[PDB]
Method: electron microscopy, resolution 3.6 angstroms. The entry became public in 2021. U1 snRNA; 145-nt RNA, together with DNA: 274 nucleotides with solved positions. The reconstruction used 61,596 particles. It comes from the structure "Structure of a transcribing RNA polymerase II-U1 snRNP complex". An Rfam search finds the family "U1 spliceosomal RNA" in it. Rfam describes the family as follows. U1 is a small nuclear RNA (snRNA) component of the spliceosome (involved in pre-mRNA splicing). Its 5' end forms complementary base pairs with the 5' splice junction, thus defining the 5' donor site of an intron. There are significant differences in sequence and secondary structure between metazoan and yeast U1 snRNAs, the latter being much longer (568 nucleotides as compared to 164 nucleotides in human). Its Rfam clan is "U1 clan". It is annotated as a spliceosomal small nuclear RNA. A reference for the family is Zwieb (1997), "The uRNA database", Nucleic Acids Res.
Context: bound to proteins that are not shown
DNA sequence: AGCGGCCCTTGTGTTCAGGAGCCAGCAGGGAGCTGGG
DNA sequence: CCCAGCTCCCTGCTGGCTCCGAGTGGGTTCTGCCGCT
C1' cells in the first nucleotide's frame, strides 16, 4: 500500500430554454402486411430566453482641409452615452475516460461519467424574511359644549369649508 | 430501537519477513494405425 | 461413508494365435513268474 | 506239472504346454462403479 467485519466523526431530494409543425430515423412493436401515440432523434415556425459578429444609423468636442454656385440628405479621422438588421449556440464555470480531424504534446470534434455553485421545482401561504395582526381608517381654519385648569392646554359634544 | 449512501481517524483479519547456491521434481499400460 | 464384490448376459456359453514339435498320463496287450490243484 | 490271475514292462495313443523377426514414429483411451454395512 489492497480488501475484509465494528465504533467514532461530516451530508436536502428532482432535474438541464418552452410551447406548436414534423412526409423522414431509431424504438428494426407478440399473432400470418402495419399500428396509431409515446419516448430518444433529425426537419420546421415562434414567447424571443440569455448571449457573440457591430456593417448600417443617432447626440456633441478636438484636429486637418476648404473663400467653395447649390437647389436628390452625405468632406477625412479618435473620443462621450446609444441603437441595431442579417447571421451562429440552445446555456455552464472546472476535472475524468474513449474515437478521430490536425499547422501531430497546443488549437478542436463525437460520446458520457458522477463530483461544486444557492438555476430552477417542491417541504417554501402552517412560529423565523419568498403570501400580513406595520390596515390607509387622517389634519387644519371658522361657529359649536361640558369637566379639571398654570387660562397655555389634557380629555369630551356638534355644523360648514381647505386638504390627502 | 436501527434509513441509505460518499469520504476519513482507531481496532482486528485477509496479501511478504532470511535455502537463495545448482539444474532433470517426468507417469504406466492396453489397443489402434503408419513407416523401414 | 468406507469395504467388497464382480457385468460376462446362454446361473449352462464359442474360438480371447492357432498350429507345430516335445513330454507326460494312461489304456492296452504280451512275457514272464507262481501258488492252487 | 499244468494255469489263469498276478505282476512286470514296453507300445501307442491322447492331452497338455510352449514358440511363433528386428525397429522406429505418432495417435486415442484408461487406470470402476454400485451394494451394503
Nucleotide at each position: 500500500a489492497u480488501a475484509c467485519u465494528u465504533a467514532c466523526c461530516u451530508g436536502g431530494c428532482a432535474g438541464g430554454g418552452g410551447a406548436g409543425a414534423u412526409a423522414c430515423c431509431a424504438u428494426g412493436a407478440u399473432c400470418a402486411c402495419g399500428a396509431a401515440g409515446g419516448u430518444g432523434g433529425u426537419u420546421u415556425u415562434c414567447c424571443c430566453a440569455g448571449g457573440g459578429c457591430g456593417a448600417g444609423g443617432c447626440u456633441u468636442a478636438u484636429c486637418c482641409a476648404u473663400u467653395g454656385c447649390a437647389c436628390u440628405c452625405c468632406g477625412g479621422a479618435u473620443g462621450u452615452g446609444c441603437u441595431g438588421a442579417c447571421c451562429c449556440c440552445u446555456g455552464c464555470g472546472a476535472u475524468u475516460u474513449c474515437c478521430c480531424c490536425a499547422a501531430a504534446u497546443g488549437u478542436g470534434g463525437g460520446a458520457a461519467a458522477c463530483u461544486c455553485g444557492a438555476c430552477u421545482g417542491c417541504a417554501u401561504a402552517a412560529u423565523u424574511u419568498g403570501u400580513g395582526g406595520u390596515a390607509g381608517u387622517g389634519g387644519g381654519g371658522g361657529a359649536c359644549u361640558g369637566c379639571g385648569u398654570u387660562c397655555g392646554c389634557g380629555c369630551u359634544u356638534u355644523c360648514c369649508c381647505c386638504u390627502g | 430501537c436501527c434509513g441509505a449512501c460518499a469520504g476519513g481517524u482507531a481496532a482486528g483479519u485477509a496479501u511478504u519477513a532470511a535455502c537463495c547456491g545448482g539444474a532433470g521434481a517426468g507417469g504406466g499400460a492396453a489397443c489402434c494405425c503408419a513407416c523401414u